Primary citation: Yamada et al., Mol. Cell (2017), "Crystal Structure of the Minimal Cas9 from Campylobacter jejuni Reveals the Molecular Diversity in the CRISPR-Cas9 Systems". This is an experimental structure of RNA (sgRNA) with a sequence from Campylobacter jejuni, together with DNA, with 129 nucleotides shown. The organism belongs to Campylobacter, within Bacteria. It was solved by X-ray diffraction to 2.3 angstrom. The entry also contains CRISPR-associated endonuclease Cas9, not shown here.
Context: bound to proteins that are not shown
DNA sequence: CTGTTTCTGCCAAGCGCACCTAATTTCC
DNA sequence: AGAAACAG
C1' cells in the first nucleotide's frame, strides 16, 4: 500500500424539524402634533427564490408528492444538451 | 471613461448514509 | 465573491 473488525474523535453528503428575520396586510399599547405629518413597542395573518412536474390507477383532485442555488459527462468551450434525478398512499367517479 | 466605497440572511436538534484521522486485533 | 452605487 491492500482486505476484515472494533473504539473514539472529526469531515461531507443527504434527509426530518424547529426558532428568528424580512416584506405586506391589520390590530393591541403607548407617545409628539392645533392640524398637518407621523413616532415606537408588541400580536396576529399572508409570502418567504421565479416557476413548474408526476405516477400508483382509467379520468380528476390536494386536506398528495416531487422538482427548483449542487456534482458528473459531452467539448475550438461547458452548457439551457446528457447523467446522478423518483415513487406511493389517500380522496372522487 | 476610470476610481473607490458599500453591501449580501442566520442559528438551533436530530437521524442517516459516505468517509477521514487517532489507537487496537487477524491476514497479504 | 460580486452585483452596483458611489465618486471623480
Nucleotide at each position: 500500500g491492500g482486505a476484515a473488525a472494533u473504539u473514539a474523535g472529526g469531515u461531507g453528503c443527504g434527509c426530518u424539524u424547529g426558532g428568528c428575520g424580512u416584506u405586506u396586510u391589520a390590530g393591541u399599547c403607548c407617545c409628539u402634533g392645533a392640524a398637518a405629518a407621523g413616532g415606537g413597542a408588541c400580536u396576529a395573518a399572508a409570502a418567504u427564490a421565479a416557476a413548474g412536474a408526476g405516477u400508483u390507477u382509467g379520468c380528476g383532485g390536494g386536506a398528495c408528492u416531487c422538482u427548483g442555488c449542487g456534482g458528473g459527462g459531452u467539448u475550438a468551450c461547458a452548457a439551457u444538451c446528457c447523467c446522478c434525478u423518483a415513487a406511493a398512499a389517500c380522496c372522487g367517479c